[PDB]
RNA sequence: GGUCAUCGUUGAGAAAACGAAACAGACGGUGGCC
Numbered sequence: 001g002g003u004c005a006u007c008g009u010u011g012a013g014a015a016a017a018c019g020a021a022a023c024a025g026a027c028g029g030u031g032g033c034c
Base pairs, nucleotide, nucleotide: 001034002033004031005030006029007028008027009026
C1' cells in the first nucleotide's frame, strides 16, 4: 500500500432469447506476504 478471488448490481454493441450466462468499469468485506 498494494494485486488478484469472491457476492451483487453492473456500461455498451453484434444474431436471438422462456430461463440463465462464460463477458464486465469499479466499488468494499475477507485472504497472504510485508
About this RNA
The RNA has 34 modelled nucleotides. Sample source: The RNA sequence was synthesized using T7 system. The sequence occurs in Human Rhinovirus type 14. The PDB entry is titled "High resolution structure of a picornaviral internal cis-acting replication element". Released in 2004, the model rests on solution-state NMR data. NMR data were recorded at pH 6.8 and 298 K. The work is reported in "High resolution structure of a picornaviral internal cis-acting replication element(cre)" (Thiviyanathan et al., Proc.Natl.Acad.Sci.USA, 2004).